[PDB]
Context: one part of a larger RNA, bound to proteins that are not shown
Molecule: 25S ribosomal RNA, nucleotides 393 to 1155
Organism: Trichomonas vaginalis
RNA sequence: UUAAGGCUAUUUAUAGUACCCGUCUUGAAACACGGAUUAGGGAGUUUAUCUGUAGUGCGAGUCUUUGCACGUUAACUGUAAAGGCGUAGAGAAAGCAACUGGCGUUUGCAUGGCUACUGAGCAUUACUGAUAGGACCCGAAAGGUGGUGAACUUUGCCUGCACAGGUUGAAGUCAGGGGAAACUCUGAUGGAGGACCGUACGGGUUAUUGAUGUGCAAAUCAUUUUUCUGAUGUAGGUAAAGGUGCGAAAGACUCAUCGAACCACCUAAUAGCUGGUUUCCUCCGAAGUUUCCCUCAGGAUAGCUGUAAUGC
RNA sequence: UAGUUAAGGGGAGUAGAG
RNA sequence: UAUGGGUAGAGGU
RNA sequence: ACUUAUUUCCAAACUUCGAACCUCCUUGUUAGGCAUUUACCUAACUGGAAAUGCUUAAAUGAAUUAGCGUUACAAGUGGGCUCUGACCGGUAAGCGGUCAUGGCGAAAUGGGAUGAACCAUACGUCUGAAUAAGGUGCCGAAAUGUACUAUCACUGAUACCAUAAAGGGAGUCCAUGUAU
RNA sequence: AUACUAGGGCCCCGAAAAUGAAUGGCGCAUAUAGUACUACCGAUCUCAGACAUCAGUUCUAUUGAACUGAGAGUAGGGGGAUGUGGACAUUUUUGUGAAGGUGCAAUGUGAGUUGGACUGGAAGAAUGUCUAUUACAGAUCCUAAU
Numbered sequence: 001u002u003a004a005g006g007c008u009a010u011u012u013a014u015a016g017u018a019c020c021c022g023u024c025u026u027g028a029a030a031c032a033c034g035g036a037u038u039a040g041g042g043a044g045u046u047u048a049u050c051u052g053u054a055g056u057g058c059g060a061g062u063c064u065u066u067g068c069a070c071g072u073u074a075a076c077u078g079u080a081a082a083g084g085c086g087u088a089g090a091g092a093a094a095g096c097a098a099c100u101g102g103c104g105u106u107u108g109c110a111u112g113g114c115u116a117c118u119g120a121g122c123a124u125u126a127c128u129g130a131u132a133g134g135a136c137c138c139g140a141a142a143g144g145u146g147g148u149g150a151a152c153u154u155u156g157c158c159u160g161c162a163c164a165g166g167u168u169g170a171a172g173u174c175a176g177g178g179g180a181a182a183c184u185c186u187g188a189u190g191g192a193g194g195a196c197c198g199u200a201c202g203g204g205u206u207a208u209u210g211a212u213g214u215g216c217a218a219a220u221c222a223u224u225u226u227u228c229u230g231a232u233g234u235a236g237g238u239a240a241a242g243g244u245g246c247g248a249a250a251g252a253c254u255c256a257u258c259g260a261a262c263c264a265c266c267u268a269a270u271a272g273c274u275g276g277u278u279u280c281c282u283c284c285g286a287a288g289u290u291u292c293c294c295u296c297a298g299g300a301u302a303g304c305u306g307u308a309a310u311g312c
Numbered sequence: 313u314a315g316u317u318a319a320g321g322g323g324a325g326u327a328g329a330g
Numbered sequence: 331u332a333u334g335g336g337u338a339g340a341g342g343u
Numbered sequence: 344a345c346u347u348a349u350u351u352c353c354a355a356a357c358u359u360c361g362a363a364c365c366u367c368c369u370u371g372u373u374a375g376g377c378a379u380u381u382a383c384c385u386a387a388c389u390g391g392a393a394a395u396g397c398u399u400a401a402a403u404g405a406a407u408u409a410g411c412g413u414u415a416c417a418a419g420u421g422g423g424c425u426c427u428g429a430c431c432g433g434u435a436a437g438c439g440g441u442c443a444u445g446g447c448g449a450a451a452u453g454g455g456a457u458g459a460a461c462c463a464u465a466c467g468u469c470u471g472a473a474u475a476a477g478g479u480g481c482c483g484a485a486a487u488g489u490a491c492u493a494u495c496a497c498u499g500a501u502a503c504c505a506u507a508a509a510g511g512g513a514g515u516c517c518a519u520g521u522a523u
Numbered sequence: 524a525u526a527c528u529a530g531g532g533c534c535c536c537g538a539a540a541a542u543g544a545a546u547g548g549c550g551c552a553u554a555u556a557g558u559a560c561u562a563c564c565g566a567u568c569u570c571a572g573a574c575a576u577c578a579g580u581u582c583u584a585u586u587g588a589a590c591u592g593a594g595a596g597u598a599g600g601g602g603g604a605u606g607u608g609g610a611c612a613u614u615u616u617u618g619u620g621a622a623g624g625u626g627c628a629a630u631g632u633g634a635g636u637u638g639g640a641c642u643g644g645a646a647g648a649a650u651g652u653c654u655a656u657u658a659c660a661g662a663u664c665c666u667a668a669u
Base pairs, nucleotide, nucleotide: 006017007016008015009014010013020035021034022033023032036669037668038667039666040665041664046133047132048131049130050129052127053126054125055124056123057122058121061085062084063083067079068078069077089096100112101111102109103108136276137275139273143266144265145264146263147262148261154240155239156238157237158236159235160234161233162232165197166196167195168193172189173188174187175186176185177184178183202227203226207223208222210221211220242258245253279604280603281602282601283600284599289302291300292299293298303420304419305417306416307415308414309413310412311411312410314407316406317405318370319369320368321367322366323365328360329358330357333354334353338349340347341346342345343344372401373400374399375398376397377396378395379394380393381392383391384390423447424446425445427443428442429441430440431439432438452463453462454461467574468573469572470571471570472569477564478563479562480549481548482547486561488560489559490558491557492556493555498552499551510536511535512534514533515532516531517530520527521526522525576593577592578591579590580589581588582587605658607655608654609653610652611651612650613649614648615647616646623642624641625640628637629636630635
Other pairs, nucleotide, nucleotide, family: 021660tWS025027tHS026423tSS026459tWS028032tHS042659tWS042662tHS043276tSS043659tWH044277cWS045135tWS051128cWW059120tSS060086tWS060119tHS061121tSS066080cWH070076cWW071075tHS087119cHS088097tWS090095cWW090100tSS090112tSS091093tHS098115tWS128416tSS138274cWW140270tWH141269tWW149242tWH150153tWS150245tWS154246tSS163230cWW164198tHS169190tWS169191tSS169192tHS170191tHS171190tHS179181tHS200228tHS206224cWW212217cHS216220cWS240245cSS241254tWS242261tHS243260tHS244254cWW246252cWW247250tWS280633cSS285598tHS286597tWH287420tSS287449tHH288448tHS290301cWW306600tSS313408cWW324364cWH325326cHS325361tWS326362tWH327361tHS332357cWS335352cWS336351cWS337350cWW339348cWW371372cSS379395cWW402404tWS418599cSS419598cSS424460tWS426444cWW433435tHS433436tHS446460cSS447459cSS450466tHS451464tWS451465tWS451567tWS453476tSS455503tWS458505tWH461502cWS463475cSS473568cWW474566tWH475565tHS478485tWS479485tSS484564cSS493532cSS495552tWS500550cWW508538tHH509537tHS518529tWS519528cWW523524tWW543544cHS546549cHH550554tSS575594cWW596597cHS604634tWS606657cWS617645tWS620643tWS620644tSS620645tHS621644tHS621646tSS622643tHS627638cWW631633tHS
């Protein structure tokens, strides 16, 4: 010299100790993922219909609110009558009712009920839970409604424009030689062809799998290569629009977006899936197991756990 | 009272053996 | 020496 | 070839026998006697069967421990892993699938140098004593302790555990039976 | 004295892999292999003592007393307490310097709370009830600066 920091102990620089937090996980210091630093934002809330416990008022009742009358005015206060739930239930129903469905026929019965046996409910406050909404926070690929685009690019149309220089040398025509003829030999003339070589601030883009790849550039540069009067290139105007257009057809192209463009809205769509989910002390403290499920990354039901208790 | 033993009394077909 | 598998002799018909 | 006795050697889907470990019931009220009820049973009721009461006797009649019973509401969970034994499949596996108690998960600390699971033990903050597992040459706290046997090898050295076999050796120590 | 072997331990052979290599290391050879018996070190166990908390037991009117026992904790549940924005009462503080901010000393197991110094230049806090857009280190989090 010990990457640094922490904790314990003292006579303060030593001794001993000490792996990095968060996370899903049977298992994280991991060669699993998130994390450069700091500040400020940042996630179980509320409504409706209910469940159960505790508090409060009245009690065979209870609620006063729809509304009216008041007011120092959204409040508070006063009050008439309905209505809600409770007070009687069983049955599909007729009919019946502390009884009643079924079966039976003298007192009824091993029979069904979420039924009764001297009524306990109603309202309200506070929490644990159930169901729906954007409902703890953030996240899809999709689906639908209505608009906007052919200044990029795909193809049609109208009117314009541009394409050095060479080489090859079809038909037609002229003269000369051969021939009995039909015709066919030599040379010139001529200038045809989706012919050929080859120029460009033309049209394309083969190879070096070169350079660049924190580029000059969200497709470039250099050298090489292909085409160069044509089914050519190109300009302006104009036509065709999204389950359509256009396509010498590659699912190509339709404004850097395409095996269905872009903009807004329905929409905070849905997600049995991923990530997060903010103070302290204190007491108790699990499960990965049963049955059923288009069920095996999930639910419901029992268990395990906490809490409230309550009876002799 | 009981994831315990004792005492009395039921149940079994494994290990072993054949 | 019940059902099955199986070593190798002796005694019977 | 069968067959009467034998013999060598066997069975998860053979049994004529049959354990260990388990499992289930009982252990305070037990014997009666009396007379009402019944449409039931009996050939019959001063019977049976059952429930209602009365009452005649005598006691709290294993061990150890302990208050016991009942209801409501709700969370998380529904991927487990594993030591030691028992076991199915596999050549085997830090492999796959079960069983019993324990452990981890959710359990620190000490020990096995190091480790979720093994051993001791499961924890308020401190100060001591004596211990457990495990250790006592030095790192490292504590006897290179006392007593008694083996060992020479480029070798050996503490459960789980981190590998070694069949087969050899006038190496050395201890040793069984015989012969000379 | 000698020949023939029934064997047993320890030791040797059998025994070969790639970075240099691990009885834990150094090292040891009576620090190797077994056996027996004492002493000794050693855990948050056990025991003794002081203190805190949570239960319980004996009592207690008016909130307490004396004494005994226990101690892990993820998912999760219950009890008591701290802090923040605003409200209704009650009580105050402040240009003889409010809140805020930076350092330091106490105090509480702790979330926190309080003192004094510097800075600042106008509002803050306590007690009891009420209420909520109420507590952050993470979300390839958001925004702003570096």